[PDB]
Context: bound to proteins that are not shown
RNA sequence: UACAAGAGCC
RNA sequence: GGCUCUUGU
Numbered sequence: 001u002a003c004a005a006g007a008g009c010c
Numbered sequence: 011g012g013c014u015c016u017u018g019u
Stems, first nucleotide, its partner, number of pairs: 003018006
Other pairs, nucleotide, nucleotide, family: 006007cHS
């Protein structure tokens, strides 16, 4: 690395 | 820090 949201991945 | 998918405007 269009950007965001977040379960862990191992 | 690390990715890995899903759903979006």
Keywords: Argonaute protein, siRNA, RNA BINDING PROTEIN/RNA, RNA BINDING PROTEIN. An RNA from Homo sapiens: 19 nucleotides with solved positions. It was solved by cryo-electron microscopy to 3.2 angstrom. The sample was in a buffer at pH 8. The entry also contains Protein argonaute-2, not shown here. The depositors describe the entry as "Cryo-EM Structure of hAGO2D669A-siRNA-target (12-nt)".